[PDB]
Context: one part of a larger RNA, bound to proteins that are not shown
Molecule: 23S rRNA, nucleotides 2143 to 3040
Organism: Pyrococcus furiosus
RNA sequence: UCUGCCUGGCGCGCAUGCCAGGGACCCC
RNA sequence: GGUGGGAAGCGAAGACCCCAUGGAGCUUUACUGCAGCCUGC
RNA sequence: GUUGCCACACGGCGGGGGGUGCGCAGCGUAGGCGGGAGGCGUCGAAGCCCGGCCUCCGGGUCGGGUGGAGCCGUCCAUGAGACACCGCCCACUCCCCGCUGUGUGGCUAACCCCCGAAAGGGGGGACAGCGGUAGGUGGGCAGUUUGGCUGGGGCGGCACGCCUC
RNA sequence: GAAAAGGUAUCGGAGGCGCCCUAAGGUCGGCUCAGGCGGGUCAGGAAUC
RNA sequence: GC
RNA sequence: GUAGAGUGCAAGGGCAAAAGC
RNA sequence: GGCCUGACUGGACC
RNA sequence: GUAACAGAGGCGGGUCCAGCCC
RNA sequence: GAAAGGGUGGCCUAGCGAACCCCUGUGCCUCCC
RNA sequence: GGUGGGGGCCAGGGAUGACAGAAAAGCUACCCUGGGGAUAACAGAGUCGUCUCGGGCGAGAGCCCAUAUCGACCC
RNA sequence: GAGGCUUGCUACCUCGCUGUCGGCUCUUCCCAUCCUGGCCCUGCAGCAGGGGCCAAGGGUGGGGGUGUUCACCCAUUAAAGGGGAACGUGAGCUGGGUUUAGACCGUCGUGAGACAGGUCGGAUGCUAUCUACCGGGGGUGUUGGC
RNA sequence: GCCUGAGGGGAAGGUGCCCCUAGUACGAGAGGAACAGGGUGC
RNA sequence: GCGGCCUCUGGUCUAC
RNA sequence: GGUUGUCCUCC
RNA sequence: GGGCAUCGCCGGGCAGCUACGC
RNA sequence: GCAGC
RNA sequence: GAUAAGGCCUGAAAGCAUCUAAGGC
RNA sequence: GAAGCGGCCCCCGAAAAUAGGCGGCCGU
RNA sequence: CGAGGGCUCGGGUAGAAGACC
RNA sequence: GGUUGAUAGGGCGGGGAUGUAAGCGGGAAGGGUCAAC
RNA sequence: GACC
RNA sequence: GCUUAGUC
RNA sequence: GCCGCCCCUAAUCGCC
RNA sequence: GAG
Numbered sequence: 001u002c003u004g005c006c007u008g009g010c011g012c013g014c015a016u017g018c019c020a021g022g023g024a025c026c027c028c
Numbered sequence: 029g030g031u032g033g034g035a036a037g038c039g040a041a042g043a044c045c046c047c048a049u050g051g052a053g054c055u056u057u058a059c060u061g062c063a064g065c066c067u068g069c
Numbered sequence: 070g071u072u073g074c075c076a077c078a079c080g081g082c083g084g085g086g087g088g089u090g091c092g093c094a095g096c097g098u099a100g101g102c103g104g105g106a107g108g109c110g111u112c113g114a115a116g117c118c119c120g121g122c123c124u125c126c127g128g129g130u131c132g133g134g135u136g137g138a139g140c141c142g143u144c145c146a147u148g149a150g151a152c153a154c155c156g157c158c159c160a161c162u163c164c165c166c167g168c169u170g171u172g173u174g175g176c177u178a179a180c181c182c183c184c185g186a187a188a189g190g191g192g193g194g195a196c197a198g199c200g201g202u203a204g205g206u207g208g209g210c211a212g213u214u215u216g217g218c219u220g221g222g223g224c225g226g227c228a229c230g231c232c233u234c
Numbered sequence: 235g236a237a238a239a240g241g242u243a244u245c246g247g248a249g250g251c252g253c254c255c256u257a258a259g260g261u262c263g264g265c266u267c268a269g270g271c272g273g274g275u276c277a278g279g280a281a282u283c
Numbered sequence: 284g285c
Numbered sequence: 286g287u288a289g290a291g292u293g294c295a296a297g298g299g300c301a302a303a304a305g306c
Numbered sequence: 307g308g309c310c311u312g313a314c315u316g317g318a319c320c
Numbered sequence: 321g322u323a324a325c326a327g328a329g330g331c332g333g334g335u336c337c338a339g340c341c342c
Numbered sequence: 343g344a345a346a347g348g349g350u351g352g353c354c355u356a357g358c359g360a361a362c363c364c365c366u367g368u369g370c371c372u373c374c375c
Numbered sequence: 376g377g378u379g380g381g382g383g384c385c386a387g388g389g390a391u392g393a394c395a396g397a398a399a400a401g402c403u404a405c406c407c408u409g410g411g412g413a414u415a416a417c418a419g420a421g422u423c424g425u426c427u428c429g430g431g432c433g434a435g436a437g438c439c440c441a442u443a444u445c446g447a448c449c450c
Numbered sequence: 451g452a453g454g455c456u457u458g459c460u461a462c463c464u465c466g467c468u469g470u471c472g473g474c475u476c477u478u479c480c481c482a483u484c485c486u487g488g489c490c491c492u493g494c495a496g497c498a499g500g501g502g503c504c505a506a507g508g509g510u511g512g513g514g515g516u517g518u519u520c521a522c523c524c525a526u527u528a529a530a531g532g533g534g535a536a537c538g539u540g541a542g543c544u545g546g547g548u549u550u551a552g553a554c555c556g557u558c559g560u561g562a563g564a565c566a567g568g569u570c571g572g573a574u575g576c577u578a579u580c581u582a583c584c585g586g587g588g589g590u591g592u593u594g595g596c
Numbered sequence: 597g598c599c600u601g602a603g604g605g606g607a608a609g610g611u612g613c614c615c616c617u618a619g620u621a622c623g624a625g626a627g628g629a630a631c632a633g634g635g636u637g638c
Numbered sequence: 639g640c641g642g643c644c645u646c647u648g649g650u651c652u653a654c
Numbered sequence: 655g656g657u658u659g660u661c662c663u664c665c
Numbered sequence: 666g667g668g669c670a671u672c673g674c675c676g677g678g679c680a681g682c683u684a685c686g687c
Numbered sequence: 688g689c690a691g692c
Numbered sequence: 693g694a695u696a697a698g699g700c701c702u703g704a705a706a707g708c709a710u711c712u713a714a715g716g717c
Numbered sequence: 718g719a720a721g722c723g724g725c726c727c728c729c730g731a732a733a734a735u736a737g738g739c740g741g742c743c744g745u
Numbered sequence: 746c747g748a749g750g751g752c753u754c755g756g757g758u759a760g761a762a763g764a765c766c
Numbered sequence: 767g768g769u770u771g772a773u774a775g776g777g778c779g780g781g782g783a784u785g786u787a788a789g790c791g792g793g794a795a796g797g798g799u800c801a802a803c
Numbered sequence: 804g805a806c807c
Numbered sequence: 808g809c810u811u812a813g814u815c
Numbered sequence: 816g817c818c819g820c821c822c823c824u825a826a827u828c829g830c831c
Numbered sequence: 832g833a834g
Base pairs, nucleotide, nucleotide: 002017005022006021007020008019009018025589026588027587028586029584030583031582033581034580035579037576038575045411046410047409048408050407051406052403053402054401055400058213059212060211061210062209064206065205066204067203068202069201070199071198073176074175075174076173077172078171079170080169081168082167083166084165086163087162088161089160090159100158101157102156103155107141108140109139119133123129180193181192182191183190184189216229217227218226225245230251231250232249233248234247252394253293254352255351259310260309261308262307264306265305267289270285271284273283291300292299294357296355297354298353312340314339315338316337317336318335319334320333321331322330341349342348363389364388365387366386367385369384370383371382372381373380418464419462420460421459422458424457426453427452428451430450431449435445436444470547471546472544473543474542476538477535478534479533480532481531484509485508486507487504488503489502490501491500492499511526512524513523514522552570554568555567556565557564558563594743595742596741597739598738599737603729604728605727606726610638611637612636613635614634615633622627639689640688642687643686647684648683649682650681654677655675656674657673658670659669660668661667662666679816691725692724693722699717700716701715746834750831751830752829754767756766757765773825774824775823776821777820778819779818780817782815783814784813789809790808792807793806797803
């Protein structure tokens, strides 16, 4: 910059975007 | 429609700290110089 | 340099001149060396008088005067010898001439200041001011430097040059 | 330290140098030290043998 | 003296 | 009595008919 | 303990 | 050798030639 | 030192240092016709 | 061309210890600039010396009784 | 040996900027439990105490000095527990302490000045883009509609 | 139009004191409970 | 502490 | 409903 | 009988909302 | 007004 | 209604004892 | 055999993807 | 054609727009 | 709630909140010719 | 003629 | 005093 | 900005 | 406004 849900982890050691799981119909 | 938790949100090339054989202002019995003053010819 | 004139005192010198030298033993006041034990004297000498004088008043120098023919050492002592004579001297000192600077006092004529349009007058004055040069003082004003390693930096330390385990 | 060739770092560990010597330098000859034991006048722990 |  | 002494000086090594005296 | 000054001069390679 | 391997101003050391000598 | 042989400092490993300039020794070269 | 003096080659010496060799004091809280998470202070992360909290053994104190309670020295 | 709730050590992320201590407001979690529930030992007669176990549903308050956290003290109370959440929480507040620029005192420095030594004063920006939670609406689907 | 309730939320409750038991159990004495039953505050 | 109500008491009542 | 100042002339 | 001066100021005040009430 | 089975 | 801490019943391993290993309040 | 856990109890609850049940009215 | 609805209408047992009665 | 009607307005009545309106008659501390006013 |  | 009036 | 009675006025027409 |  594009996008935009969470728990525990990995990681330049405090991740919406990665891993295993949970949840979520859309818009105003 | 509302309240501002997060986006280490937005309004900034870090208050502080360290480096640069980088600057500026100031001080003095730091170095080297210029005026002023004293003095010989 | 502008910047001149009178003197006084002082320091330097160049040309002459003079008094002044108890190291110790001494007849004695030998300062250093050379020719040089003979030198001086009507080319006027011993022994007394005071005059000026310098001075370790040690002791010596000298004008004048009665003076009218003598005085020292080789001899020896002194580390070094003649106040016998002929010469250069060193130590203090003054004087005559020439120059040279320093300090003080004085003068006006440069120069400076005041009054005045100017003329000119007054005050200071060879100082000051100005130009050149030489040393000092000088954060008033400037250009600069004030190192590095570092379990951040600073203080500390040098692991900032070498040798051994 | 350092790891049995060589090399190897830290504000790693334990210490020294910024001198001195004409002899403490060169060479030749001769001798042998520290300590201990036994024995000796002053003389003992320590004198000199 | 060892 | 193999150096347990000494070497001008630190430590290490070397030095005894010597490199020590 | 004896004598001495090679603690010297002109140069090479490592 | 400093400075192995692998560059070096200066410095230190080793093996020698000649001279005059201990 | 008889000789072999040894001596380019201290038994081996520390005790020290460029350019420019200056001082000293020693012989040589040189300064614009 | 001569004289005085200068320059050059070789050898020894005068030192730079910041020792492969600039001649050299500080404040900044009025500060400015370029950077650094190559580097501190708060917070995060690793560790738990320290801190907080447990355990093993049981010398001893408890009228006798180690363990009602406390529990040295050690781990 | 356990925890990472004090301090320290390291320098791994963050110096083209992640706003500090304390207080107020508000939410939530751990048990190594202060009280409240139930138990065991006792050097537990009763009333009370000392040690220990299960248990985190609820409470753990009000004031004085000090910026204080903390600690001390007062009157009540069953008790007036210790901590985690970027030492929770400044696009929520306050700005008393801390840490600029002004100034005074003490000490140090020749001086300019300095002090993890006191002391007075000293600013707090927001029109919500996405998500988050609080409530309020319009649709589709759920084998035709109401 | 009326219902069912898979699931999610709750602390919807927490905690003192007073009267009796009782001046009883216990205890030398001082002192001094509990089960159960009622009331009421925060 | 929680969830409701305005009969009673108090506040307000920019109707009166 | 009472009442202060002022204005609509006073009520 | 009215305007303005915080509703000009002052006292009371039902409905409504409230807790200090139930 | 707010249950101990 | 079922449980934690805790109190008990039956019962061997281990001819006894024992709340525990199986089982029950 | 515990103020602890599950229920009785209170509040939200057909988007409960197995997306529900019933009565009635309408359409083909 | 067609059950059941929406806007418009008078009002709060409701309310920021919607919604609800 | 909406003509299948008491939803709001209006009229009347009830119930409330203030506190006895305007107008008129009388009195009034006193003044005034002690009159009118 | 405030006021009753 | 008409006057628990008048206004809402 | 409360209540009761009286259709006197407006809750109609219309559109999707 | 389902058909």